[PDB]
RNA sequence: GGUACCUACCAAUCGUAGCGUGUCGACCAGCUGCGAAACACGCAGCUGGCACUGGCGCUGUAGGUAC
Ligand code: KY6
Numbered sequence: 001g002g003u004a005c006c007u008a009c010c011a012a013u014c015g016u017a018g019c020g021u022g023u024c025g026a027c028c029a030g031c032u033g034c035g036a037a038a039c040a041c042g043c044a045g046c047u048g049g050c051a052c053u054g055g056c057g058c059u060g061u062a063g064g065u066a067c
Stems, first nucleotide, its partner, number of pairs: 002067008017059005025052001027049009
Other pairs, nucleotide, nucleotide, family: 013016tWH014054tWS016018tHS016019tHS022023cHS022051tWS022053cWS023024cHS023025cHS023053cWW026050cWW037040tWS051052cHS051053tHS051054tWS
C1' cells in the first nucleotide's frame, strides 16, 4: 500500500457522514368480511398517515486496530 473492521463525521430535514430505500411488525385514523355483533370487544383483509422500529443498499472522509 491492499483487504477487513472500530470510532467520529455542525444545525435543519424520519434517519444517515451523505444518497437511496417507508418495513416481518408497532402506532394513529378510516373502510370492509366474519364472530348470534350499528358502539365496544375478538379474528382476517384493505386504504391513508406516521416513522416507534433506526433495518437494508450504495458511496465516502479522518483517526485507529488487526492480518
Ligand atoms: C426509512 C426506512 C426504514 C425501514 C424500511 C426499516 C426500519 C427499521 C427496520 C427494522 C424514500 C423517503 C420518502 C424513505 C425514508 C426513510 C425510510 C426495518 C426497516 C425509507 C424510505 N424515503 N423499509 N427492524 O419519504 S425506508
The PDB entry is titled "Crystal structure of Pepper RNA aptamer in complex with HBC599 ligand and Fab BL3-6". Shown are 67 nucleotides from a PDB entry: RNA (RNA aptamer). Ions in the entry include magnesium. Protein in the same entry: Fab BL3-6 heavy chain and Fab BL3-6 light chain. Rees et al. published it in Acs Chem.Biol. in 2022: "Structural Basis for Fluorescence Activation by Pepper RNA". Crystallisation conditions: 0.2 M Ammonium Acetate, 0.1 M BIS-TRIS pH 6.5, 45% v/v (+/-)-2-Methyl-2,4-pentanediol.